[PDB]
RNA sequence: GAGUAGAAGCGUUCAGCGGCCGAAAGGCCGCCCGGAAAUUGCUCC
Ligand code: XAN
Numbered sequence: 001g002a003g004u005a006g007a008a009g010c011g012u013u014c015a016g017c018g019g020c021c022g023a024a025a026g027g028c029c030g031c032c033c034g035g036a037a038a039u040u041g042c043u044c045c
Base pairs, nucleotide, nucleotide: 001044002043003042004041005040010034012037013036014035016031017030018029019028020027021026
Other pairs, nucleotide, nucleotide, family: 006041tHS007041tWS008040cWS011012cHS011033tWS015032tWS022024tHS022025tHS034038tWS
C1' cells in the first nucleotide's frame, strides 16, 4: 500500500437510536462502544 476486523488491545469524536428539554435550528444525558474516521491487530505485496 492492498484486503480486512474473527481472535488480542483501545473505547474517543461524528454518524445513528432512545429519554427528557426546545416552536424550531437543536441541546443535555444514556445507548451504540470500528456505521465512519482515528487507534490497533491479523493476511498478502
Ligand atoms: N475496525 C476496527 N478497528 C479496531 O481497532 N478494531 C476492530 O476490531 C475493528 N473492526 C473494524
The RNA (NMT1_Mn (46-MER)) from Ideonella sp. B508-1 has 45 modelled nucleotides. The model includes bound xanthine (XAN). An Rfam search finds the family "Xanthine riboswitch aptamer (NMT1 RNA)" in it. On this family, see Xu et al., Nucleic Acids Res 2021: "Insights into xanthine riboswitch structure and metal ion-mediated ligand recognition". Taxonomically the source falls in Ideonella (Bacteria, Pseudomonadati, Burkholderiales, Sphaerotilaceae). Entry title: Crystal structure of xanthine riboswitch with xanthine, manganese saok. It was solved by X-ray diffraction to 2.6 angstroms.